Solved structure of RNA, together with DNA, 25 nucleotides shown. The entry also models sulfate and magnesium ions. Method: X-ray crystallography, resolution 3.01 A. The entry became public in 2017. The PDB entry is titled "Structure of a Thermostable Group II Intron Reverse Transcriptase with Template-Primer and Its Functional and Evolutionary Implications (RT/Duplex (Nat))".
[PDB]
Context: bound to proteins that are not shown
RNA sequence: UUUGUUGCCUGGAG
DNA sequence: CTCCAGGCAAC
Numbered sequence: 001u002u003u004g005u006u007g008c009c010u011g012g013a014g
Numbered sequence: 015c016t017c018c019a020g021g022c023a024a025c
Stems, first nucleotide, its partner, number of pairs: 004025008014015001
C1' cells in the first nucleotide's frame, strides 16, 4: 500500500 | 453498557 460489515481478544478512560 | 486505542477472525 488496504475499503467495508460483523464478531471477538488484550490494555486504558468513564 | 457506552466510549478510546492495539489486534485477530469470517466474508

The work is reported in "Structure of a Thermostable Group II Intron Reverse Transcriptase with Template-Primer and Its Functional and Evolutionary Implications" (Stamos et al., Mol. Cell, 2017). Protein in the same entry: GsI-IIC RT. Crystallisation conditions: Tris-HCl, sodium citrate tribasic dihydrate.